This is an experimental structure of RNA (LSU rRNA chain 2, nucleotides 297 to 469; LSU rRNA chain 3, nucleotides 650 to 760) from Euglena gracilis, with 283 nucleotides shown. Primary citation: Matzov et al., Nucleic Acids Res. (2020), "Cryo-EM structure of the highly atypical cytoplasmic ribosome of Euglena gracilis". It holds a match to the Rfam family "Eukaryotic large subunit ribosomal RNA". Gene Ontology terms of the family: ribosome and structural constituent of ribosome. The family is grouped with related families in Rfam's "LSU clan". The entry has 78 different proteins, among them Ribosomal protein uL14, Ribosomal protein eSEug1 and Ribosomal protein uL3. The reconstruction used 176,308 particles. The depositors describe the entry as "Cryo-EM structure of the highly atypical cytoplasmic ribosome of Euglena gracilis". Method: cryo-electron microscopy, resolution 3.15 A. The entry became public in 2020.
[PDB]
Context: one part of a larger RNA, bound to proteins that are not shown
RNA sequence: CUCGAUCGGCUUUCGUUGGAAUCCAGCAAACCCUGUGGGCUAUGGAGCAGUUGGCUGUGUCUCGGUGCUUCCCAGUACCAAGAAGAGUCCUGGAAUGGACCCACGAAACAGGGAGACUGUCCCGUAUGGCUGAACCGUGUGCUGGGAUCACUGGGAUGUGGCUGGCUGUAUCC
RNA sequence: ACCAAGCGUCUCUGGGUCAGCCCAGGGCUGGCCACCGAGCCCCUGUCUCCGGACAGGGAUGACUAUCGUGGCAGCCCC
RNA sequence: UGGUGGCAGCUCCGCCUGCCAGGACCUGGAGU
Repeated sequence: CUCGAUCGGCUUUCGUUGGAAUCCAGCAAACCCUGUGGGCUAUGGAGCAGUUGGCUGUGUCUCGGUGCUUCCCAGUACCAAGAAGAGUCCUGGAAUGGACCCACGAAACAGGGAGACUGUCCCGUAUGGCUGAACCGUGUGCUGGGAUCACUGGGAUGUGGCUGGCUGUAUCC
Repeated sequence: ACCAAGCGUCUCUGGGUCAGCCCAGGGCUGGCCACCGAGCCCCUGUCUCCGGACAGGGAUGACUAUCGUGGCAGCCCC
Repeated sequence: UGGUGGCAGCUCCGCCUGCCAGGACCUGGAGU
C1' cells in the first nucleotide's frame, strides 16, 4: 500500500489477507518446555464402536425480493402555535379597572413580562412538526408505479468444516 | 323621647302616734280594825343670831291632824 | 296615770310589731 473485521457522545481499534522496498535469522526471530495453547467443567465427562439431528464460506447453473444511487410519470410534504390592545366613554401618571349594546379562543384559564386588577398586549402554554437530522421552498424530500444499477433468500452437489442428542463397552476420571 | 317634681300599685325596709287585752299605780271617804316608837314631833328656859346649841318636860303627840307595819272596804282618775 | 325603767295577772315574761291572733293612722328610703 491494499484486503477483511470492529467503532461511531464518532475521526478508531484489531487482524498469521495479500504485496512491494528492506533489515535480523541461518537449523532458523524473541519470550516459552520451571509450559503458551486446546478438550472436559461432576444431575457428568473423556476414549472407543455405531446411529439419529442441526449451524457454516459453500464450486456450479436456476427463481424472487430488498433496496445504494440515477432516470421518468403522478400525488403529497417542507412549522408553527388561536382568540377585542373592539366603536366608544370615565377614572387614572399609566388601564389589565369601571359603564354601554354587540364581540370572540380554548387540545391553549401552566407560567412569566409589560406604567395597576388580562384567556383574546408580548414570550410562551395545549397541540403540532422534527429527532435518515434537512429543518429548507425556481431547492428539495417522501410515497406509489416503471427501468438500470447496489444487494441476499429459495433449489444443484464436491466439499471445507463443524456440532447436539441417543445406544453400548471392557477402558478410567 | 329625655330630665325633673308630684300622686299611686306591688315587694321590702327604717322611724313614730293613738289604741286593745290584762294588770298596775294612785286619789277621796283625813275609811275601818289592830299594831309601831322615832329618822322623831311639840311646849319652856338659857346661850345666843348662830339656815341654831343645850338642858328640862310632854304620847292632849288626845279630838281629824308627822311617819311606818298587818288585814279588811266603798267610790274616782290617763 | 302607767306598762314590768317596775313594784304586777292564773309561772317566767306584760301581751300584741302593725295585712295572715286580725283596729285607725303618720313619716322617710330602695326596687318596680